[PDB]
RNA sequence: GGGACCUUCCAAGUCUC
Numbered sequence: 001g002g003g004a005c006c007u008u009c010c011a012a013g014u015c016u017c
Stems, first nucleotide, its partner, number of pairs: 001017005
C1' cells in the first nucleotide's frame, strides 16, 4: 500500500504478503 468473499428490499462485516 492493494485486493477478494458473503448478503440483497437495504445497511454493513472479515483476512493477508
Background
An RNA: 17 nucleotides with solved positions. The entry is indexed under anticodon stem-loop, RNA. Chang and Nikonowicz published it in Biochemistry in 2012: "Solution Nuclear Magnetic Resonance Analyses of the Anticodon Arms of Proteinogenic and Nonproteinogenic tRNA(Gly)". Released in 2012, the model rests on solution-state NMR data. The entry is an ensemble of 8 models.